[PDB]
Context: one part of a larger RNA, bound to proteins that are not shown
RNA sequence: UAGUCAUAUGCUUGUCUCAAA
RNA sequence: GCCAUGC
RNA sequence: GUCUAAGUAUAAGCAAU
RNA sequence: UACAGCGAAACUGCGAAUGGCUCAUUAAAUCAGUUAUCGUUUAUUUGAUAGUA
RNA sequence: UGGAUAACCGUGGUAAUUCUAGAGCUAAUACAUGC
RNA sequence: GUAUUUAUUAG
RNA sequence: GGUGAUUCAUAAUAACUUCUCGAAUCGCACGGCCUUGCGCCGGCGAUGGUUCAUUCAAAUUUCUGCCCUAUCAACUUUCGACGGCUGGGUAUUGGCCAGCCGUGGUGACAACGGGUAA
RNA sequence: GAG
RNA sequence: AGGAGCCUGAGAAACGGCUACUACAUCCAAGGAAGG
RNA sequence: GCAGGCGC
RNA sequence: CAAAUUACCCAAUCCCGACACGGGGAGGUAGUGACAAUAAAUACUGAUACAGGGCUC
RNA sequence: CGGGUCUUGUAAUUGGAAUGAGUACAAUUUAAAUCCCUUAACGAGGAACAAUUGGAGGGCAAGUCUGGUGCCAGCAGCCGCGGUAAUUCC
RNA sequence: CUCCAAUAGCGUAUAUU
RNA sequence: GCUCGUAGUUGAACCU
RNA sequence: GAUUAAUAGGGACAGUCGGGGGCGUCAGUAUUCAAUUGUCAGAGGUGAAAUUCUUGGAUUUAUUGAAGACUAACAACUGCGAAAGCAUUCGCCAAGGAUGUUUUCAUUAAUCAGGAACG
RNA sequence: AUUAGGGAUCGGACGGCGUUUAUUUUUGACCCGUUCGGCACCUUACGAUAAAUCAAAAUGUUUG
RNA sequence: GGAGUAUGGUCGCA
RNA sequence: UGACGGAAGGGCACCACCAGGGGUGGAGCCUGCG
RNA sequence: CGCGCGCUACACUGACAGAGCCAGCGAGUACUCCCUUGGCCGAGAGGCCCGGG
RNA sequence: UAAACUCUGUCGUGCU
RNA sequence: GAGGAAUCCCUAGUAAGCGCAAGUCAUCAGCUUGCGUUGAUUACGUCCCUGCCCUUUGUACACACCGCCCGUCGCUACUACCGAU
RNA sequence: AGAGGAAGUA
Numbered sequence: 001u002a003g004u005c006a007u008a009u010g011c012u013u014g015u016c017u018c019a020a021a
Numbered sequence: 022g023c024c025a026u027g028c
Numbered sequence: 029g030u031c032u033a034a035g036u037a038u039a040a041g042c043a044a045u
Numbered sequence: 046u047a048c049a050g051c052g053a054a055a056c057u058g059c060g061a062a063u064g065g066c067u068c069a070u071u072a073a074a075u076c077a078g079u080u081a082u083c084g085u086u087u088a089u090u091u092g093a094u095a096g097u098a
Numbered sequence: 099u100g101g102a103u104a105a106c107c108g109u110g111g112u113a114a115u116u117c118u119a120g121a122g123c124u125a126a127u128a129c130a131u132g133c
Numbered sequence: 134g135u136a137u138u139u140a141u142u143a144g
Numbered sequence: 145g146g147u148g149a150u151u152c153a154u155a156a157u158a159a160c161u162u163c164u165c166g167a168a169u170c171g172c173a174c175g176g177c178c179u180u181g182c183g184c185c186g187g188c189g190a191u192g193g194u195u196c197a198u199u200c201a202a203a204u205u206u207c208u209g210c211c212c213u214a215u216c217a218a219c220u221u222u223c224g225a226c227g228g229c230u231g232g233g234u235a236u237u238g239g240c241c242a243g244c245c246g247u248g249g250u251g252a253c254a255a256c257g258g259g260u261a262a
Numbered sequence: 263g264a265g
Numbered sequence: 266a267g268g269a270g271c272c273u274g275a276g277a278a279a280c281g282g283c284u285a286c287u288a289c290a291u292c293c294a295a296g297g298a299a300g301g
Numbered sequence: 302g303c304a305g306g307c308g309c
Numbered sequence: 310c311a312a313a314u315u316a317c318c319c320a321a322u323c324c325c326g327a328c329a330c331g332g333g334g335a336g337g338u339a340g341u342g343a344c345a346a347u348a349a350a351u352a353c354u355g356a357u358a359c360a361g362g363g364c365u366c
Numbered sequence: 367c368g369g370g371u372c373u374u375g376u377a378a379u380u381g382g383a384a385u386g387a388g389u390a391c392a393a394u395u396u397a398a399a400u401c402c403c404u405u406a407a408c409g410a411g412g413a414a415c416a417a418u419u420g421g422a423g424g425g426c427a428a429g430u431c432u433g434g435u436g437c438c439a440g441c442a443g444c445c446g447c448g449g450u451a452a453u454u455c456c
Numbered sequence: 457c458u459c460c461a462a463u464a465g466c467g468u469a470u471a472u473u
Numbered sequence: 474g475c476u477c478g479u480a481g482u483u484g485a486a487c488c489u
Numbered sequence: 490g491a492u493u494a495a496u497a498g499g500g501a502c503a504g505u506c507g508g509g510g511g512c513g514u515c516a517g518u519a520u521u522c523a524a525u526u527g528u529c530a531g532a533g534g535u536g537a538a539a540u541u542c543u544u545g546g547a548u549u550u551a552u553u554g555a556a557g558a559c560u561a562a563c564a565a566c567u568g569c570g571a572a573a574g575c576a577u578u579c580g581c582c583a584a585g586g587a588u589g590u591u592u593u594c595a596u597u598a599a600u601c602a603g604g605a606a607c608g
Numbered sequence: 609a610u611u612a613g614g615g616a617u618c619g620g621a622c623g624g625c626g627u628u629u630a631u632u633u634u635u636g637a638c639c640c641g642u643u644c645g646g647c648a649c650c651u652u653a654c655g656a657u658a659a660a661u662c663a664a665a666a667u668g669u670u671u672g
Numbered sequence: 673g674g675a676g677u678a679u680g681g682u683c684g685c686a
Numbered sequence: 687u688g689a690c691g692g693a694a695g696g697g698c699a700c701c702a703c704c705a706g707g708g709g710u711g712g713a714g715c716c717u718g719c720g
Numbered sequence: 721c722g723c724g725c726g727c728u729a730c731a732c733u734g735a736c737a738g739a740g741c742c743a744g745c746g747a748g749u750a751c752u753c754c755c756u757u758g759g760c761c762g763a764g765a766g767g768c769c770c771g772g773g
Numbered sequence: 774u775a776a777a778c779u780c781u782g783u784c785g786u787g788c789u
Numbered sequence: 790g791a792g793g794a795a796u797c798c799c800u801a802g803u804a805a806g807c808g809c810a811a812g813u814c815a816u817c818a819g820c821u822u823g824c825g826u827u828g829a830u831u832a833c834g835u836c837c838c839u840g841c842c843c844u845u846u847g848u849a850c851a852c853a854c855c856g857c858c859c860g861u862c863g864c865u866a867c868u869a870c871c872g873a874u
Numbered sequence: 875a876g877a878g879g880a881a882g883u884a
Base pairs, nucleotide, nucleotide: 002473003472004471006470007469008468009467010466011465015348017346021341022307023306024305026304027303028302029059030058035056036055041051042050057327066265067264068263076209077208078207081204082203085202086201091197092196093195101129106122109119110118111117134165136161138159139158140157141156142155143154145152167191169190170189171188172187175185176184177183178181211259212258213257218250219249220248225247226246227245229243230242231241233240266287267286269284270283272282289300291298292297314339316338317337318336322335323333324332325331353382354381355380356379357378358376359375360374361373362372363371364370365369366368386415388408389407390405392404418462419461420460421459422458423457424456431440432439433438474607476605477604481600482599485493486492495596497597498594499593500592501590502589503588505586506585510582511581512580513579516560517559518558520556521555522554523553524552525551531542532541568575569574609667610666614650615649618646619644620643621642622641623640624639626638627637628636655662656661687863688862689861690860691859692858694844695843696842697841698840699839702835703834705800706799707798708797709796710795713728714727715726718723719722720721730792734784735783736782737781738780739779740778755773756771758769759768761767805827806826807825808824809823810822811821812820865884866883867882868881870879871878874875
Other pairs, nucleotide, nucleotide, family: 012343tWH012464tWS016347cWW018345tWS019342tWS019344tHS020342tHS029326tSS032034tHS034189tSS036125cSS037052tWS039052tHS054105cSS055104cSS056126tWS061063cWS062274tHS064334cSS070263cWS071262tHS072210tWS079206cWW080205cWW085235cSS087088cHS087200cWW090197cWW090198cWW094195cWW095165tWS095193tHS098166cWH100101cHS101128cWW102126tWH103125tWH104124tWH105123tWH107121cWW108120cWH113297tWS115299cSS127191tWS135165cWW137160cWW144153tWS147149tHS174186cWS179183tHS216256cWW217251tWS221225cHS224227cWH224228cWH225248tSS226248cSS228239cWH228244cWW228245cWW232240cWW239244tWH259261tHS268285cWH273277tWH274276tHS280282tHS288301cWW289301cWW293296tWS310311cHS313341cWS317397tWS318320cHS318397cHS319321cWH320337tWS321336tWS338398tWS338399tWS351417cWH352383cWW383411tWH387409tHS390406tWS391405tWS395401tHS410411cHS410412cWS417463tWS427443tHS475571cSS475606cWW478603tHS479602tWH480601tHS487488cWS493495cWH494595tWS495497cHS498597tWS504587cWW504620tSS507584cWW508567cWW509583cWW514578cWW515577cWW519557cWW528546tWS529546tWS530543tWS535538tWH611663tHS611664tWW611666cWW612651cWW613650cWW614649cWW617646cWW618645cWW629635cWW630632tHS630634tWW632633cSS653654cWS655664tHS657665cWS693845cWW699836tWH700705cWW702838cWS705831cSS711793tHS711794tHS712729cWW716725cWW717724cWW731734cSS732787cWH741777tWW742776tWH743825cSS744809tWS744824cSS747750cWS755772cWW760767cWW761766cWW762765tHS775808cSS776807cSS800831tWS801831tHH802803cHS802828tWS803829tWW804828tHS812817tSS812818tWS835837cHS836838cHS872877cWW873876tHS
C1' cells in the first nucleotide's frame, strides 16, 4: 500500500421491500 | 443488587 | 370455571293465564 | 293452584396429574430399538350386558 | 311414600379478614331405608 | 341371583 | 373352547363380608284393550348401575448401543451381597422387606473407580 | 432431572 | 420460605391445598389474626 | 409468584 | 447519562368444562429498527441570441 | 519550454412536455384497524417539495501578529472607517 | 470559488490482516 | 577442554 | 538341522612403527654454592643513577665436588597419542596404530538423554 | 557421496629394462612403479550458504 | 545503529 | 630603576606676533540652547 | 528672561524707464497655496462657470 | 529660459 | 543714515556679493544641501609676544662639525653610628 | 644578637 461478523464514535437520512435486535 | 407495579 | 328441554327453584325477582 | 315460561342464590355433579415457569443435575440407571405381563390398574369411550334369596 | 340441612327468615357478637353464633324453615339423581 | 374371601369339584 | 402350554376362560357346591349391585329419578309424546277403570298395558331419550370388552393411558420387563481412561484389579457382604422356603405389603412380579440357612454376584473378552465436555 |  | 407427616383422585408423596416445628415478615382496639 | 425499570 | 411496544385479538388452527353460549399468557395480527440485505427519486427535451476560445502534453 | 486539436460556453432570453414523493374522496382487506391491491381529485420552476460525507486548491482589507541591513517575507484573516432592515457581495 | 472521491450513504480512532 | 557410555533414536542385504 | 562372508565387526598370527604412557638407570651443558690457587681496583645495574660485592679480594682465570633445572644445536608445511601434551642413551612393563595373512562366535553394528576419567 | 587431481610427507606390503654395502649371498641407504592409511598445502567448488567457515557450514532458493 | 549541530529542562559546585 | 623640575637649542600655529578683511553685539522677526 | 545663530530693515553704490547680453546642477502616469459670497447642471450625493481675500 | 552686468535717457541727499 | 565696549573668525577661485535648483530612511522648510555667476585688498616672514611639540639616549658609515647640559628626591649595595629589647 | 632613627660613600 487494500480488507476485518471489528469495537467505539461523528455527520446525514426522501421512496419501496426487508429484519440483527 | 435494589425500587415500584400487574393480577 | 361450569347449566342440558331432560337434577333439586315458594328469590315478597322478571313475566303470563 | 300440584309446581311448570325466564331464571341470579344455594345444594348436587364434573373440574384443575396440566398452560407454562426457576436451577445443584442426571455418564446403558435413563433412552433408542426390541420383547412381555400365563406378574398389573384405568375416569372416560362405544358395544354386550342381571328367571332367583 | 323416609331424617335432615345449605340457600331462606329473623336476633345478632367482635376491630375484623372464606371469623362466624342461636332459634326456626324446606327439597333433591344429595347422605339413607327396601314385607 | 350377583359382588368379595376360603376350600372342594367339574373343566 | 382357546393357547406352544397354565390351576386359563367357564360352571357348581359349602359357607363368608359387619354385604357393592339388580332405579321410591328427570324430560319428550300421548296412544292399543276398551274392565272409560282418580285403569291395565305404551314408546322416545337424559341421568344412574354389578360384569366382560375397547380406546386412552400409567406401571414394570427382556438381546444390543453410553464419550474417554488403567495415576484404576480389585469391588459388593453395614443391618441382603446372590439364591431359595415361608410370609408381608405393593394394583401385581421382585430381598422390595423380616426370620431361616446355604455361599455368594462381578472383573484385564475390561467390573469397579476417576474424568462431566447431558 | 431438582424445586 | 424448609425439613417432618397427612388428606383427594382413574392418574399426584398434588404443595401457587391442611398439621406442627424452623427463618423472616404484614393488620391490630396489643388479647388476636390473616402471610408465604 | 414470575414478569417491569435502574444496576452488577 | 438513556437507545427494540407497559400494543390489539381467540377471528383462524387447537384445548376444556351440566355444555351451539362460558373459558384460553398456545397461537395470530400489528408497532419500533441504516445492524444488515433489496429496488432507486432529487428531473427530461427543444428553440434562438451573444461570445471566441475550449481542451490537452 | 515549445508542441497537439477543432466547435465550445452563458448567474443569456424563451418554449415544451413528464409528473412521484406527498395531500387524499371513497370502497375494500380485516376480530377490528393498518399495510397491500384499486382509487376520483389536487400535487414542480429553484428565493425550491431546499443530498450528504470527506479531501485538495485559488483569490481578499485604510484589519491583525511576527521576523528584517526601505517598498520584502512569513503565519494567518467570521474581527475593516460608517452601517444590522446595514448590506447584496467569489 | 474551483477540482477530486464515494454518493442515501460517508468520515474518524485503535486492533490490525 | 576431549573421551567412554546408557535409556532413547535409526537397524545391512539375501528367501514364489 | 547352520545364506551372502559385508568395499561395516573384535580378536589370533607375522615383520614392524611411535620425541604415546609408567618404573629405574645413564650421561650432557649451563645456573647457584663451597674449597684450592694465579689474583689484585674496580665489578656492575641500567634511559639519566643509586642500593650492592669489594686490601680477609668482590668480577675474572684455571681445577674439583654437591644440588636444582632441563635435554639447546638435529627439530621438520613431519611422526605418536582423543585431550592438556610428547624431546639424552639403555633396560623392563604393558597397551596402541598401520600393513599383510592361506584366521575365526557371525550381527555382534551406528548416534547419543541418565552417568563417569583425565586438565 | 565424490570433489580432482598434481607435486611433495612418512608407516607398511609387492615388484626392478640400476648403483653401493660386497671378499659374493643376504641385507640396508638411494632411485622407480603399484598400493593402502593418515597429518596439511594449492586451485576448482561437486556445491553451498548466516557471513567473516570451507574440500566442508556440500546437502536452509525445485528442502523427505 | 554511529557521528556531529542545535533545542529545552534536571542535578553538583563556590 | 622610578618621580618632579630648570636651562639653552630646534620646529609649528589666523586657539601667536605682523598687515588687512570680515563678523556678532544698535532695531525687528525668530529656530535652538540654558 | 538670558546667550547666541539665521533672516529682514536701514542710500549714492540711489530711484525711474527702455535697449542689449550671459549659467550649471534639474524628468517616478509626477506636481496643484488658501477657503469661500454667488449661479449652472443638480430626485439626492458631485463636477462645473464667475468675483473675494 | 536667473539675479547680476553693460549701455542709454528723467529727478536730484529729500526720518524718503 | 550701517550699529559701543568687547570678543571671535579668516590667506586664492580664500573673504564678500548674486540668483537658481533640489529635499535622497539620520538631520533639514522658522530651513537644509547642492549648483553656477562676479571676485579683491593684505600677509605668505618670524619665533620677539602667547603658546604647542621636540631635543641633551639610540636608529648605518662619510669628507664636515660639536665636545662630557644641570637641580631635587627615590630604589639598591657596602661602612659606621643614636636609643629602647 | 635586633626591628627602628639619622649619615656617608659606590
Solved structure of RNA (35S rRNA, nucleotides 608 to 2336) from Chaetomium thermophilum (strain DSM 1495 / CBS 144.50 / IMI 039719), 884 nucleotides shown.
It holds a match to the Rfam family "Eukaryotic small subunit ribosomal RNA". The family is grouped with related families in Rfam's "SSU clan". Its family is annotated with structural constituent of ribosome and ribosome in the Gene Ontology. A reference for the family is Yusupov et al. (2001), "Crystal structure of the ribosome at 5.5 A resolution", Science.
The PDB entry is titled "Cryo-EM structure of the 90S pre-ribosome from Chaetomium thermophilum".
The source organism's lineage runs through Eukaryota, Ascomycota, sordariomyceta, Thermochaetoides and Thermochaetoides thermophila.
The entry has 49 different proteins, among them 40S ribosomal protein S13-like protein, 40S ribosomal protein s9-like protein and Utp30.
It was solved by cryo-electron microscopy to 3.2 A.